Context: bound to proteins that are not shown
RNA sequence: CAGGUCUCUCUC
RNA sequence: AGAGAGACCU
Numbered sequence: 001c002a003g004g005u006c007u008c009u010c011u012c
Numbered sequence: 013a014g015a016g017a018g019a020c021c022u
Base pairs, nucleotide, nucleotide: 002022003021004020005019006018007017008016009015010014011013
Other pairs, nucleotide, nucleotide, family: none
C1' cells in the first nucleotide's frame, strides 16, 4: 500500500 | 447499521 464492483462471513 | 475476507477490472 488507490479507485470501484460483486459476493460471502461475523456482529449489533 | 458496523467489522472481516475473497474475487474481478484498471
This is an experimental structure of RNA, with 22 nucleotides shown. Keywords: polymerase-RNA complex, elongation, nucleotide addition cycle, TRANSFERASE-RNA complex. Method: X-ray crystallography, resolution 2.83 angstrom. The entry became public in 2016. The depositors describe the entry as "Enterovirus 71 Polymerase Elongation Complex (C3S4/5 Form)". The 2016 paper behind the entry is "Structural basis of viral RNA-dependent RNA polymerase catalysis and translocation".